[PDB]
Context: bound to proteins that are not shown
RNA sequence: CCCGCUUAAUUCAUUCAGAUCUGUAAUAGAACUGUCAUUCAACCCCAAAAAUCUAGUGCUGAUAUAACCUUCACCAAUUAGGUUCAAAUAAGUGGUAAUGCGGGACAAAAGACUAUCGACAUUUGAUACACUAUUUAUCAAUGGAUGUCUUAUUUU
DNA sequence: GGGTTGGGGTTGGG
Repeated sequence: CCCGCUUAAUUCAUUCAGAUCUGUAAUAGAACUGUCAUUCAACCCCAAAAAUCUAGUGCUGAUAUAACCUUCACCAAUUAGGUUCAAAUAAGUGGUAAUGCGGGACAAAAGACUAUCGACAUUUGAUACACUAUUUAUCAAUGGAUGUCUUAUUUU
């Protein structure tokens, strides 16, 4: 980093309006019912730009006093060290995600496969169907593709 | 029996 499974409990509150009950000195407490609203929600003034965008570059010889490159999460800001038109080894800051369990042997220069497949796999062109950021099919061309073994020991 | 004309887009001052 990828793949499969899993991640919990009562109420933090109850506007507006209506109908009940309890005691009172003006409060309070209990429990119930209806519910976005003029069918619609979107504030206003002034100022800036306007291709039916397959249509557009001097497509770009420069300032090593330069331009690039280098960090185990990710991203965005600060310092160190290398390179000569591009390649590999760093260090302080600020923010963001983070339950657990399980897997991560081809690594490749070939050799052997007469195992495979006119049902192999690519690459292009053509034709269909699609198109608002389709994961296809057939033909032609082409040759390689697949599954196994050899260079291999969980103190991993 | 119809009738402004419903838009699309959304930056920067107040």
Keywords: telomerase, polymerase, reverse transcriptase, ribonucleoprotein, REPLICATION, REPLICATION-RNA-DNA complex. Shown are 170 nucleotides from a PDB entry: RNA (Telomerase RNA) from Tetrahymena thermophila, together with DNA. Among the 6 different proteins in the entry, which are not shown, are Telomerase associated protein p50, Telomerase holoenzyme Teb2 subunit and Telomerase holoenzyme Teb3 subunit. NCBI's taxonomy places the organism under Eukaryota, Alveolata, Ciliophora, Hymenostomatida, Tetrahymena. Method: electron microscopy, resolution 3.3 angstrom. The entry became public in 2021. It holds a match to the Rfam family "Ciliate telomerase RNA". About the family: Telomerase is a ribonucleoprotein reverse transcriptase that synthesises telomeric DNA. Telomerase RNAs differ greatly in sequence and structure between vertebrates, ciliates and yeasts, but they share a 5' pseudoknot structure close to the template sequence. The depositors describe the entry as "Tetrahymena telomerase T3D2 structure at 3.3 Angstrom". The reconstruction used 193,117 particles. Ions in the entry include zinc.